[PDB]
Context: one part of a larger RNA, bound to proteins that are not shown
């Protein structure tokens, strides 16, 4: 290059009417209406690990296996406050530090 | 020797050492309400208490404490 | 006390079955406050009543009392074992838990909800009463258990055994206070069907606590005020191939390595259950028959009372009136501390008005010293006023509450 | 306070 | 007379 | 007996009636019996083995007297053991039950060896200037002898013979030590082989039970046997019931079409 505009993007049956903003709407956001999750096939607080990803405003070349106004992409601010949580202090297999001696010696054992 | 009084400076008294080793063995002391866009038992607001470390007075006491058979309480 | 010096608990400990406090649930009902909603009632039916850590007070359980004190040879007594005359039971005492009773802490609180432009104001927040082994997580006790025996230090914190000191001098220890200092670090966020691991926003993997959300606890279901979500593809049709699954007449394993799957059977009472067997078991053998809607019965909780006659043990209040006596308290007095006005009298100062000297200007008129007077201030003493603390106390009066007497009443 | 007893005068019992 | 034994029906 | 206050979850009971069915959904054990193994609970190929294999509790042999023997280490020194023969190591077998024969030739391993043939070095003797040749003395080990199979294992050959024939109770010895006992036994061991007989089925190389010189069982290389247990092998019988007769129809998800996102393998 051909395969190919093909495989995959299919098993919770999951949205649907309206409307907002928007050059641009099935997938951003309101209301309703419907439904799933139930020791947690999708509650709330942790631990390790992460390593800033949290807020916020602004894009949207690349991601997102599609759209994107969106977002945990992308650009910049910004945010962690301890006498009384934690860490700290102690001790547990044990890592050992301290003769002597093997071992040039690394390095082991007391 | 180390420790440990000791204040005047200086002596005295022992046995197995010394440090890491759990942020889920052990453990001094805090909650409530609030409030930010982002912490929050963490800062405020109230309100407590601990730890550690100096002065202070009330007075409970004084030849190192009463009561209550006692245990045992103050 | 407190120096030399010895002993030491907590901390601080398995497993198993498990009773007792009592808690937050869960519940119910009286019912606030205030909310759903009615082709077509009765309402009922939802939220909703909710406040600390903790200075302070207990009615303080259990275990232990080798307490007293008492004196069981059968008595107390548990769910169960038990325990006892190395003195049961009773009763007069102790200790002695809580994430626990009380009550402050608190007319401190912040919203819950409604009613308000904002502030306010009312209500809730000072409601009651109870059930159900829900032995759950805190907790304190027993029993039983092992050829297996269940950590240590740090810290708190006290027995002793004591050298040495206790005169108007001098010595400790919780109350109360008063201060300081708190001097290091770390917290964002996610913890997962998108922030961990896996080369990925991966149907994997990866720790703890929420075992107490509502029915029905066989196992799945389904729910709701927590609270969470519609996973990065849709559109419109629906073929046969396939994948996930259902039924499939009548026979009933003929299929097929193989009854493989599946389907069949079930919960639970009550009947009833062979061989064999190391008498444990087999065994839910087999096998048979009940279960519904619904009412009512009977059974299963604390407290308080439970027929006719004899004979043992032990007995209380309220209300009026009066005397003598005691007494918390109020009004009453005197000292002391602390403000103010007035008046009088005494040190001191300045102004003006003097009997009189001295100096200066020739004269008119000035400066210094002076009996004495006013005025104003000014310390200080005295008298006449008020408030509040603290102390002493004698007299009246009212004074709750005690000790007596009478009378009524169950 | 109730039954009771009584020759009606006036009395026994719980 | 109350409570509260001990004993019959 | 009973009465007032607060009053509740449950276990039986009765009536009448419905429903096809009352555990009404959902969940929620199909039973039974022959046989093999393994006693059991438990362990194992992390990714093709879950078993009859390991393990086990119970049963044997053996080393080991403390500075134990035995593991690690050159070594301190550990580990034995801060323990002591009722203990520690090495190792066989794999519950209960009945039992566990014969064989020490080979092997392996152990004991005494103060005495006889082998048996290193070195010090010692000879020749000899030296070594070099020789002795001479001899350990543990070969020889010599013994325990020793719950040590490794073994556990046979071929004969003739009874007054119907079959058959052999009876006589023989050798390799190489012994010549297979109790059992089981056509075996997860058996070749011939679908052995022969019997249940059982129409009909069964399957199973199960009896027999049976067993190509080539057999006793801790454990034999038999044997209850409860099992995701263990293999039969059999009810219950079922789309596995089959012999296939429909139905769902759902794809399938197809549409936008739109897009790729490997291969060549």
């Nucleotide at each position: 290059g051909g395969u190919a505009g093909u495989a995959g993007c299919a098993a919770a049956u999951a949205u649907u009417c309206a409307a907002a903003u928007g050059a641009g709407a099935a997938c951003u956001u309101u209301g309703a209406a419907g439904g799933c999750c139930g020791a947690a096939g999708a509650g709330g607080a942790g631990a390790a690990a992460g390593g800033u990803u949290c807020c916020a405003u602004g894009u949207g070349a690349a991601c997102g296996g599609c759209a994107c106004u969106u977002g945990c992409a992308c650009a910049u601010g910004g945010g962690u406050a301890a006498g009384c949580c934690g860490a700290u202090c102690c001790u547990a297999a044990g890592g050992g530090a301290a003769g002597g001696g093997g071992u040039a010696a690394c390095c082991c054992c007391g | 020797g180390c420790g440990c009084g000791a204040u005047c400076a200086c002596g005295c008294g022992c046995a197995u050492c010394c440090c890491c080793g759990a942020a889920a063995g052990g453990g001094a002391a805090u909650c409530g309400g609030g409030u930010u866009a982002a912490g929050a038992u963490u800062c405020c607001c109230g309100a407590g208490c601990c730890g550690g470390g100096u002065g202070u007075g009330g007075c409970g006491g004084u030849u190192g404490a009463c009561g209550g058979c006692g245990a045992c309480g103050u | 006390g407190a120096a030399g010096u010895c002993c030491g608990g907590a901390g601080a400990c398995g497993c198993c079955g498990g009773c007792g406090g009592g808690g937050g649930c869960c519940u119910c009902g009286g019912g606030a406050a205030g909310a759903g909603u009615u082709a077509u009632c009765u309402u009922u039916u939802c939220u909703g009543c909710u406040u600390a850590a903790c200075g302070g007070c207990c009615u303080g359980c259990c275990a232990a009392c080798c307490c007293u004190g008492g004196a069981a040879a059968c008595g107390g007594u548990u769910c169960a074992g038990c325990c006892g005359g190395a003195g049961g039971u009773a009763g007069g005492u102790c200790c002695a838990g809580u994430g626990g009773c009380c009550g402050g802490a608190a007319g401190a609180g912040c919203a819950c909800a409604c009613g308000u432009c904002g502030c306010g104001c009312g209500g809730u927040g000072u409601c009651c009463g109870g059930u159900g082994c829900g032995c759950c997580c805190c907790c304190g006790g027993c029993g039983g258990c092992c050829c297996a025996u269940g950590a240590a230090a740090a810290u708190c914190c006290g027995g002793a055994g004591g050298a040495c000191c206790g005169a108007g001098u001098a010595c400790c220890g919780u109350c109360a206070c008063g201060c300081c200092c708190g001097g290091u670090c770390g917290u964002a966020c996610u913890c997962a069907u998108a922030a961990c691991c896996g080369c990925a926003u991966c149907a994997g993997g990866u720790c703890u606590c929420c075992a107490a959300g509502g029915u029905g606890a066989a196992c799945a279901g389904c729910c709701u005020c927590u609270g969470g979500c519609c996973a990065a593809u849709g559109g419109a049709a629906c073929a046969a191939u396939g994948u996930a699954g259902g039924c499939a007449a009548g026979g009933g394993a003929a299929g097929u390595c193989g009854g493989c799957a599946a389907a069949a059977c079930g919960g639970a009472u009550c009947c009833g259950u062979a061989a064999c067997u190391u008498c444990g078991g087999g065994a839910a053998a087999a096998g048979g028959a009940u279960u519904g809607g619904c009412u009512c019965u009977g059974a299963g909780g604390a407290c308080u009372g439970g027929g006719c006659u004899c004979g043992g043990g032990g007995g209380u209040c309220c209300c009026g009136g009066c005397c003598c006596c005691g007494a918390a308290c109020c009004c009453g007095u005197c000292g002391g501390c602390u403000g103010u006005c007035g008046g009088c009298g005494g040190a001191u100062u300045g102004c003006u008005c003097g009997a009189g000297c001295u100096g200066c200007u020739c004269a008119c008129g000035c400066g210094g010293c002076g009996a004495g007077a006013g005025c104003g201030g000014g310390u200080c003493g005295c008298c006449g006023c008020g408030u509040g603390c603290c102390g002493g106390c004698c007299g009246g009066g009212g004074g709750a509450c005690g000790g007596a007497c009478c009378g009524g009443g169950a | 306070g109730c039954c009771c007893c009584u020759u009606c005068g006036g009395g026994g019992g719980c | 007379u109350c409570c509260c034994c001990g004993a019959g029906c | 007996a009973c009465a007032g206050u607060c009053g509740a979850c449950u276990c039986a009971g009765a009536a009448c009636u419905g429903g096809u069915a009352c555990g009404g959904a959902c969940a929620a054990g199909g039973g039974g019996a022959a046989u093999c193994c393994g006693a059991c609970u438990g362990u194992u190929u992390a990714a093709u083995u879950a078993a009859a294999a390991c393990a086990a509790a119970g049963c044997a042999u053996u080393g080991c007297g403390a500075u134990g023997g035995u593991c690690c280490u050159c070594g301190c020194g550990g580990a034995u053991g801060c323990u002591g023969a009722c203990g520690c190591a090495a190792u066989g077998u794999g519950a209960u039950u009945u039992c566990u024969g014969c064989c020490c030739a080979g092997u392996g391993c152990u004991c005494u060896g103060a005495a006889u043939g082998u048996c290193a070095a070195a010090g010692u003797g000879a020749a000899g200037a030296a070594a070099u040749u020789c002795a001479a003395c001899c350990a543990a080990g070969c020889g010599c002898g013994g325990g020793u199979a719950a040590a490794c294992g073994g556990c046979g050959g071929g004969a003739g013979u009874a007054a119907c024939u079959a058959u052999g109770a009876c006589u023989c010895u050798c390799u190489u030590a012994a010549g297979g006992u109790a059992g089981c036994c056509a075996a997860a061991u058996g070749c011939c082989u679908c052995g022969u007989c019997a249940u059982c089925u129409a009909a069964u190389u399957a199973g199960u039970g009896a027999c049976g010189c067993g190509c080539a069982u057999g006793a801790a290389u454990g034999a038999a046997u044997u209850a409860a247990c099992g995701a263990g092998a293999u039969u059999c019988c009810c219950a079922c019931u789309g596995u089959c007769c012999c296939u429909g129809u139905c769902u759902a998800c794809u399938a197809u079409c549409c936008a739109g996102c897009g790729a490997a393998a291969c060549c």
26S ribosomal RNA, nucleotides 1446 to 2359 from Triticum aestivum: 884 nucleotides with solved positions. Myasnikov et al. published it in Nat Commun in 2014: "The molecular structure of the left-handed supra-molecular helix of eukaryotic polyribosomes". Rfam match: Eukaryotic large subunit ribosomal RNA. The sample was in a buffer at pH 7.6.